Shown are 69 nucleotides from a PDB entry: RNA (SrRNA-6) from Trypanosoma brucei brucei. Ions in the entry include magnesium, potassium, sodium and zinc. The work is reported in "A single pseudouridine on rRNA regulates ribosome structure and function in the mammalian parasite Trypanosoma brucei" (Rajan et al., Nat Commun, 2023). Among the 76 different proteins in the entry, which are not shown, are Guanine nucleotide-binding protein subunit beta-like protein, 60S ribosomal protein L44 and 60S ribosomal protein L4. Keywords: CRYO-EM, TRYPANOSOMA BRUCEI, 80S RIBOSOME, RIBOSOME. Entry title: CRYO-EM STRUCTURE OF TRYPANOSOMA BRUCEI PROCYCLIC FORM 80S RIBOSOME : PARENTAL STRAIN. Released in 2023, the model rests on cryo-electron microscopy data to a resolution of 2.47 angstroms.

Context: bound to proteins that are not shown
C1' cells in the first nucleotide's frame, strides 16, 4: 500500500435446577 | 379436602 | 438484567450557520 459493506455494551448480563411447579423464598389454623 | 391467616428478602 | 439516546446532570448557563430542501453517517468502530 487500504478507497471500501457491517452501526449496543457491561469485571450488575456473562452460575445451576424446575414447569403435576410456594412464578423470590418460607410458616401456621381449620 | 380446600380455603383462610401470616413472616423474611 | 443494568446502563446507554447530547450540561459527568435536571440547574436552565453556553459554540454550532453559506453543507442555504432527500441523496452510503461528509461521522464512528475494526
Nucleotide at each position: 500500500u487500504c478507497g471500501a459493506a457491517u452501526c449496543g455494551c457491561c469485571a450488575c448480563u456473562u452460575c445451576u435446577c424446575u414447569u403435576a411447579u410456594c412464578c423470590g423464598g418460607u410458616g401456621g389454623g381449620c | 379436602u380446600g380455603c383462610c391467616c401470616g413472616c423474611c428478602c | 438484567g443494568g446502563c446507554g439516546c447530547c450540561c459527568a446532570g435536571u440547574a436552565c448557563c453556553u459554540u454550532c450557520a453559506u453543507u442555504u430542501u432527500c441523496a452510503c453517517a461528509a461521522g464512528a468502530u475494526c